[PDB]
RNA sequence: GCGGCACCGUCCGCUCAAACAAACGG
Repeated sequence: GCGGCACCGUCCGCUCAAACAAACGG
C1' cells in the first nucleotide's frame, strides 16, 4: 500500500495480476 474479517485491532493474507482462506480480541 492492496485485499479480507460489518467496523477497529497493538488481527489475517498479500504486494500494483496486492491470491486462496481463516479465526482471535475489542
Molecule: RNA Pseudoknot